[PDB]
Context: one part of a larger RNA, bound to proteins that are not shown
RNA sequence: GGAAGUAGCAACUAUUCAAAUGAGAACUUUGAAGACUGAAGUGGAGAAGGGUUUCUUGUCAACUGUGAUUGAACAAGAGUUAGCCGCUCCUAAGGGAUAGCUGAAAAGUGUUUAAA
RNA sequence: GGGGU
RNA sequence: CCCCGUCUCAAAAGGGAAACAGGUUGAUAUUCCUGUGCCAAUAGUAUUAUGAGUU
RNA sequence: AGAUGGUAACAUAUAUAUAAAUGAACUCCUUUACAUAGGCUUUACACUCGGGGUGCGUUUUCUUUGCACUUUACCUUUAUAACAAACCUUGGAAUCAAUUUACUUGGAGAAGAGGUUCGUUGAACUCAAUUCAAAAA
RNA sequence: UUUGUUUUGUAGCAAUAGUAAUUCGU
RNA sequence: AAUUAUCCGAAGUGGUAAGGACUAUCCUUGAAAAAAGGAGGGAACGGCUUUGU
RNA sequence: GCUUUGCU
RNA sequence: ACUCUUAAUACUUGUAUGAGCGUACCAACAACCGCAUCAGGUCUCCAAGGUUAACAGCCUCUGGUUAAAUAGAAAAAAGUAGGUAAGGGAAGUCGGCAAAAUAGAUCCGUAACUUCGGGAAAAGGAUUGGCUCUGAGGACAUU
RNA sequence: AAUGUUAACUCAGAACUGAAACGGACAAGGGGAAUCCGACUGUUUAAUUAAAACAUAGCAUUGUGAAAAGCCACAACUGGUAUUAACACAAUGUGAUUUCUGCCCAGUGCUUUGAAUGUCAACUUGAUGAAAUUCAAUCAAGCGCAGGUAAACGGCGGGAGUAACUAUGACUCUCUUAAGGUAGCCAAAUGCCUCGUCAUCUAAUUAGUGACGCGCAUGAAUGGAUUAACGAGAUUCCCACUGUCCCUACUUGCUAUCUAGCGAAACC
Numbered sequence: 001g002g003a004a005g006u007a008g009c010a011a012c013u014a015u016u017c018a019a020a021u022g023a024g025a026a027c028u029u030u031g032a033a034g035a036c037u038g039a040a041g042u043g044g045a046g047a048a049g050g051g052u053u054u055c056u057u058g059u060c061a062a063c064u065g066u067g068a069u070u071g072a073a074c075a076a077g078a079g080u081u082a083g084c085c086g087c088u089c090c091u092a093a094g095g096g097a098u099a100g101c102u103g104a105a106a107a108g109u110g111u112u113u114a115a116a
Numbered sequence: 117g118g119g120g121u
Numbered sequence: 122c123c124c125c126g127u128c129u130c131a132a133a134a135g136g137g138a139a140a141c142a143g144g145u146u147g148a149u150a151u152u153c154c155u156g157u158g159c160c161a162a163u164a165g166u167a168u169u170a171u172g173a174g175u176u
Numbered sequence: 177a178g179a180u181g182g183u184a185a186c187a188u189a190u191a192u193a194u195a196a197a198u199g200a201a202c203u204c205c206u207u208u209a210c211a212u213a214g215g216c217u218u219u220a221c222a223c224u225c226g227g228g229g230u231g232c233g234u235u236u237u238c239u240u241u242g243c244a245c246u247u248u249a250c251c252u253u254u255a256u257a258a259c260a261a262a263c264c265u266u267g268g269a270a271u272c273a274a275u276u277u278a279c280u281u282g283g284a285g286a287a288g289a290g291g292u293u294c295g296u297u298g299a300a301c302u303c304a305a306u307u308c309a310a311a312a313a
Numbered sequence: 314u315u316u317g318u319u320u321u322g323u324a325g326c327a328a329u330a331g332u333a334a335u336u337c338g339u
Numbered sequence: 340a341a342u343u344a345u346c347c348g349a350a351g352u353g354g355u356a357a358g359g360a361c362u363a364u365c366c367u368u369g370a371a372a373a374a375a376g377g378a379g380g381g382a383a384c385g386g387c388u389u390u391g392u
Numbered sequence: 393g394c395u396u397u398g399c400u
Numbered sequence: 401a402c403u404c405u406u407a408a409u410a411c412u413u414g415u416a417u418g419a420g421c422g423u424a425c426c427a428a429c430a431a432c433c434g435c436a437u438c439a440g441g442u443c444u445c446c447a448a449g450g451u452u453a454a455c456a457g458c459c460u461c462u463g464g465u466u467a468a469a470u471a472g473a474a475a476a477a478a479g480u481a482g483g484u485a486a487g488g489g490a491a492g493u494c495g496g497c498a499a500a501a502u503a504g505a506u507c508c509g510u511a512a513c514u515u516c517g518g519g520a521a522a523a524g525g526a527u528u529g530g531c532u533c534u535g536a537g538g539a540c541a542u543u
Numbered sequence: 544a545a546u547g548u549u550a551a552c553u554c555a556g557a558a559c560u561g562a563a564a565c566g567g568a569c570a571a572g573g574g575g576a577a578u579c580c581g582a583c584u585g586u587u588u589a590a591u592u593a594a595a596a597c598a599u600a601g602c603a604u605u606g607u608g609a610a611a612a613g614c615c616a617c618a619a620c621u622g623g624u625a626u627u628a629a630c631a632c633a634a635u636g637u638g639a640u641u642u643c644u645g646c647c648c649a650g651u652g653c654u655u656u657g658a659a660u661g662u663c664a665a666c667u668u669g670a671u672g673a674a675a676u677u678c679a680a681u682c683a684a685g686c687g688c689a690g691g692u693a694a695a696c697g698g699c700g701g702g703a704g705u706a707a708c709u710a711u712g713a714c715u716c717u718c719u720u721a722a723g724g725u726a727g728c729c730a731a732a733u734g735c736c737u738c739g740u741c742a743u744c745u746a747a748u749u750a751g752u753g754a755c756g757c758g759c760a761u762g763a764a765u766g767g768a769u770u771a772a773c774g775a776g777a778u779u780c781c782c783a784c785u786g787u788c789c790c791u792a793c794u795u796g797c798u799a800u801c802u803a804g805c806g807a808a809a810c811c
Base pairs, nucleotide, nucleotide: 001811002810008805009804015033016032017031018030019029020028034466035465036464037463043446044445045444046443049426050425054078055077056076057075058074063071083159084158085422086421087420089136090135094130095129096128100109101108102107117125118124119123120122140157141156142155143154144153160418161417164412165411166410167409168408169407170406172404173403174402178384179188180187181186198383202379203378204377205376206375207374211364212363213362214361216359217358218357219356221354222352223351224350227347228246229245230244231243232242233241247330251325252324258296259295261293262292263291264290265289266288272282273281274280303322304321305320308317336341365369385400386399387398391394432441433440448460449459450458451457470803471802472801473800478798479797480796481795482794483793484792485791487789488788491787496784504528505527506526507525508524513518515639529560530559532557533556534555535554536553537552538549539548540547541546542545561565573782574781575780576779578777579776580774581773585597586596601637602636603635604634605633606632607631613624614623615622616621641768642767643766645699646698647697650696651695652692653691654690655689657688661686662685667680668679669678670677700718701717702716703715704714727761728758739755740754741753742752743751
Other pairs, nucleotide, nucleotide, family: 003809tHS004808tHH005006cHS005806tHS006807tWH007806tHS010797cSS012468tWS014034tWS021025tWH022024tHS022069cWS025069tWS026470tWS027066tWW038460tHS039461tWH040455tHS041462tWW048427tHS052054tHS052079tWS052080tWW053424cWH055147cSS060062cHS060071tWH062073cWS064070cWW065469cSS072430tHS078148tWS082423tWH083139tSS086133cSS088419tWS090372cSS091132tWH091371cSS093131tHS097127cWH098110tHS098111tWH099110tHS102619cSS103105tHS103106tHS108620tSS111114cWH117126cWS120121cSS136372tWS136373tWS140151tSS141249cSS145150tWH171191cSS171405cWW172196tHS184264cSS185291tWS195405cSS199381tSS199382tHS200381tHS201380tHS208373tWS209372tHH215360cWW220355cWH226348cWH234239tWS248327tHS248328tWH249327tWH250326tHS254298tHS254299tWH255301cWH256300cWH260294tWW267287tHS268286tHS269282tWS269283tWS269285tHS275279tHS276278tHS278361tWS297300cWS302303cHS302304cHS307319tWS308318cWS310315cWH328329cSS331346cWS333344cWW334343cWH347348cSS365367tSS367369cSS389397cWW413416tWH425431tWS426431tSS428442tWH452454tHS477799tHS486790cWW489785tHS489787tHS490496tHS490498cWW490785tWH492787cSS493495tHS500784cSS503566tWS509523tHS510522tHS511520tHH512519tHS514517tWS515517cHS515770cHS531558cWW577778cWH580595cSS587594tWH588593tWH600638tHS602694tWS608628tSS609627tWW612625tWW617619tHS637764cSS639770tHS640769cWW643763tWS644764cWH647721cSS648695tWH657659tHS660687cWS663684tWS672675tHS698722tSS705713tHS706711tWH712713cHS712714tHS719723tWS720722tHS724725cHS724762tWS725763tWH726762tHS730737cWH731733cSS734736tWS745747tHS763766cSS786790cWS
C1' cells in the first nucleotide's frame, strides 16, 4: 500500500434556561434550576515516591485520542523565615573495624593469654 | 581504650 | 596522684529540656506580627542588696 | 563545726523569685521500664431537651411557631474542693462481722471514731478580698 | 478565730480578643 | 477609620479517648541504654597580719 | 605546712 | 564579725545567649509504580442527623462536585445487564448448571445417635400496623 | 409511716379500626434419609488443579554423659545446636478418641565378640647376589567364621478321596516352604471375567443401598476395623420451589443503525 473513511471512540444514575468573553463556545466564566458524594466522603492532615507540577501575568505551532478562548502544555517574573515542630543524642535486631590467627594474595574471623 | 586527680 | 574497663555506625512510628491564643499574604506559619510564658547555659575579681545559721 | 514542729503516719524557707537545713573515699537502691482477656467506675470532647436575649423565615388556613448565634487556650508548685486506694492513733471481734456487678478481708489486730499521703482533676468549694455588728491583742 | 449578709470577680490570663446585631460618615 | 447593646438559666443520652481499683490465662511470663533522683558512712573545716622551720 | 599574742 | 544563698552592677579577660540542615506543592480524583492524563496496586489519624442490635443498607446537614479518549436523532434483527408469564412441575441435562423458594424478633415444640460436651436455628406451629387506654420497675424533703 | 416535688427507658395486657394488611421499601438460613474420604481449627501449585494432598496433637523406634561426646557448617584458621546437659539435643515412621496390632532372621541392610582363627597394604626384618633386582616372615581396619534384630527393606502354597436320595466335605492321603495371609473386611477410589448372584428402591435401574465370597491382584503403625462433631470435598433418594423443559411471547437500560468530528490492526 489493499483492508478503510472500516473496527471503533459503552464502567463510574443527568442534565436544562439565560448572560459575559471571543474570529469561533454541548465540555471556559457568572446567575437560576434539577440532581450526586452521604463522615468506611473525589472532606481535612501526614509517610514512601515525585521535583517546581505551587503563585501572578501572558498565552495557542504541537499536545490536552470530539471541540477548546481551558490546562499539570508553552513564555516572563516570584514564592519556602523556628532556642520551644523534627533531624542532630541513646541503645535494639544487626553492620564495619582494631589485637591476634589463617591464606600466594584477594579475602575469612573478630579477645581465641594486647604492656590497648 | 577510658574515667576519677 | 587512683581505679575502671575495646572503637564506631544502625529508629523523621521505641527512649527523650522547653509554647500557647488571636491577626496577617497572590503564594509560608505552633517559624512572620501582637501579647503573655517556659527551658538550658551564663569565668574570675570586687561592691551592694535578699534571706538563714553561730556568739 | 552545720535550724525546727508532730504520740505517729509525716510537715515546715512564699524573699519581685518557697534560693540556701554542711558533708569527702567507698557502697546499695529507685525512676526511665513494658503481655493478653473480662466486666465495674470517674472525667473531658461529642450529641440532645426545655427557659432568656437578638436576627431571620412561613403566614388563603394553622402555628406563644421553624432556623442561626449566645465563645474562653498554654501558663500561676495554680489555691482549694471531691473521690478509688495505702498507712497512723484509739479500740478490742462467734449470736462472726465488713463489703463487691463479680469479689475480697481480719488476734501477723476486724467494725466504729479521729488523722497522714499519693494519684486523678484544674475555680469545683463562699474560693479570695469586702468586719454591719459578737467571739483574738 | 464567728453569723445571714456587708458585695464584688467569668480566680489571674479576659475582653482590650472571637461571634451574632443596631448604628452614622468619606 | 469612625459609635452602641448581648455574651446567661436548669437537665438528659452514652458514641470516642485516657486514668482507677480489680478478676482471670500461659510446657507462652511479655527490651535496653543515655539520663535523673534517694540513702548508708563520716574525710575536712570558726576568720583576719602577728617571731621560726 | 607544724611552733607565739587580740576581736567570739 | 564569719559561713552559705539568690539578684543586680563594675573591671580584667579573643568579639561573654540561643549553631547548622528541612519547611513551596501532589499524595492519586490526571503529580507515585504499571511504556500513558491506564476501571489495577499502594502505609497512618479525625468522623454529624433519622431508621436500627449496628461505624450495615437507604435518605439527609457542614465540606466537595455536577467529571470522565465524543455528541444528535432513530429505534428493526442480534447481543449484553434485567423484569414478568395461563395449565403442568426436572418430563430438560453427564449432572437442578442458572434461577426461584426460606430469612428479623417474640411465644411454643424439638428425634436417631453420641466421646454426655452436643446434634440444634433439628424438624415443626402461631404472632407482628395505626389509634385510645390500663398495669409494673427509681431519686429527693416536710415526717 | 402521712404529705410534696421529680425523671430515663423498657416490658406485659385491653378496646377500637382497615379491600385480611402490617420484619409492608431496605436488610435477611432452604430442609430431611443415607453412603465414601479426611478426626477437628490450620496450610498449598502469584496467572488452568483448594483436594481425599501438607501440617497437627497422640503413638512408636534410633544415636549420644561432652570441650578427645552426638548431629551439622568451613579452603584453612575456626564455628552452629549452646545464655544447652538425658523431663536434653539430634534422626526417622505413623497420624484425635475407641478396639486391636498375628507368623517369618533363609535373601538384602544395620549391629556384637576376637590372636583359636583363612584371606587382606605401606613400613620393618632376614636369605642370596658384585650390585640393581628376586625370595620369605610378621596380632591394622574390612570381609569370612559365630550370634542379635520385622512399629528395618520386605514376605505370608498345591493335588486327590470321603457322611444311608442329591449336594457339601468336619475326617484322611500326598507333594511341598524361611513362613504358607491369622483377627478382621469386600465386586469398596482395591474384581479381569462383569451390566457377578439375591433382596430393596421405580412403571421401567450399566446408577444408589443391604447381604454372599476359592478375593485376576484384600489385610494389620506401607497400619486393620469402627467412629459423635466438623467440610466452598465425591455420590443416591425425598419435600418445598421454580421458564431447565412442554413452547414460546411481551417489555426497560446500554450497544449495534444513520448523521458532524476523529480514526487503527491481523492477513495478503

Primary citation: Go et al., Structure (2025), "Antimalarial drug artemisinin stabilizes PfRACK1 binding to the ribosome". Shown are 811 nucleotides from a PDB entry: RNA (28S ribosomal RNA, nucleotides 1592 to 2653) from Plasmodium falciparum 3D7. It holds a match to the Rfam family "Eukaryotic large subunit ribosomal RNA". Rfam links the family to the GO terms ribosome and structural constituent of ribosome. The family is grouped with related families in Rfam's "LSU clan". The structure was determined by cryo-EM at 2.45 angstroms resolution and released in 2025. Entry title: High-resolution cryo-EM structure of the Plasmodium falciparum 80S ribosome bound to RACK1 and E-tRNA.